[PDB]
This is an experimental structure of RNA, together with DNA, with 38 nucleotides shown. Crystals were grown from: 9-11% PEG8000, 100 mM ammonium sulfate, 5% glycerol, 5% sucrose, 20 mm magnesium chloride, pH 7.2, VAPOR DIFFUSION, SITTING DROP, temperature 277K.
Context: bound to proteins that are not shown
RNA sequence: ACAGGGACUG
RNA sequence: CGGCGCCCG
DNA sequence: CAGTCCCTGTTCGGGCGCC
Numbered sequence: 001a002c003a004g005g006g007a008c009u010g
Numbered sequence: 011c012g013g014c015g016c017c018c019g
Numbered sequence: 020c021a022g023t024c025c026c027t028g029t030t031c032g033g034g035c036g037c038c
Stems, first nucleotide, its partner, number of pairs: 001029003005025006012038002015035005
Other pairs, nucleotide, nucleotide, family: 004026cWW014036cWW
C1' cells in the first nucleotide's frame, strides 16, 4: 500500500 | 544506475 | 440498504546482505 471476514451504525 | 535476495509503511 | 470499525493476510516504497 491493497484486499477477504467479522461485527456494530436508523 | 540497475538486477537479484531479506527487513520496515 | 450504505456506512463505521476491528482483525487478518498478500502487493509496492524505505533501508542492509551479493554483483
Background:
It comes from the structure "Crystal structure of HIV-1 reverse transcriptase in complex with gap-RNA/DNA and Nevirapine". It was solved by X-ray diffraction to 3.3 A. Das et al. published it in Nucleic Acids Res. in 2014: "Structures of HIV-1 RT-RNA/DNA ternary complexes with dATP and nevirapine reveal conformational flexibility of RNA/DNA: insights into requirements for RNase H cleavage". Ions in the entry include manganese(II) and sulfate.